[PDB]
RNA sequence: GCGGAUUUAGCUCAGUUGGGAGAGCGCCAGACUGAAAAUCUGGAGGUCCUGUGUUCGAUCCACAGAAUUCGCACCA
Numbered sequence: 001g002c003g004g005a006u007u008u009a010g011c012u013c014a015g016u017u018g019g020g021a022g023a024g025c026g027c028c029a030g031a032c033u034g035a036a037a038a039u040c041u042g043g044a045g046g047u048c049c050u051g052u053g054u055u056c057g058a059u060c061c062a063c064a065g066a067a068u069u070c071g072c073a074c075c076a
Base pairs, nucleotide, nucleotide: 001072002071003070004069005068006067007066010025011024012023013022019056027043028042029041030040031039049065050064051063052062053061
C1' cells in the first nucleotide's frame, strides 16, 4: 500500500427497505413507594470519519483523504 469490518446519543445496537436517526440502559422531570428500588410520562440530548459531487431529497449514493481494527505483499 491492497482488501474486511468498523467509524453514533451518557456507554452500548443498529437503520434490504435513504423520505422518523430510534431502544435499552445514564439522564433530568412527573408518576407511585413510607423510601429509593424498582414501574410508567416526559423532555434535554445525539455531522453515524469530512469534504464535496450528482440527487428532488442522502448515517446505509459517488468519489476523495481521516481513526480503529481485522487478514495480504512490500517494504531498497

About this RNA:
This is an experimental structure of RNA (E-TRNA) from Thermus thermophilus, with 76 nucleotides shown. Among the 48 different proteins in the entry, which are not shown, are 30S ribosomal protein S2, 30S ribosomal protein S8 and 30S ribosomal protein S10. The organism belongs to Thermus thermophilus, within Bacteria. It holds a match to the Rfam family "tRNA". From the family's description: Transfer RNA (tRNA) molecules are approximately 80 nucleotides in length. Their secondary structure includes four short double-helical elements and three loops (D, anti-codon, and T loops). Further hydrogen bonds mediate the characteristic L-shaped molecular structure. tRNAs have two regions of fundamental functional importance: the anti-codon, which is responsible for specific mRNA codon recognition, and the 3' end, to which the tRNAs corresponding amino acid is attached (by aminoacyl-tRNA synthetases). tRNAs cope with the degeneracy of the genetic code in two manners: having more than one tRNA (with a specific anti-codon) for a particular amino acid; and 'wobble' base-pairing, i.e. permitting non-standard base-pairing at the 3rd anti-codon position. For this family Rfam cites "tRNAscan-SE: a program for improved detection of transfer RNA genes in genomic sequence" (Lowe and Eddy, Nucleic Acids Res, 1997). The family's RNA type in Rfam is transfer RNA. Crystallisation conditions: 24-26% MPD, pH 7.5, VAPOR DIFFUSION, HANGING DROP, temperature 289K.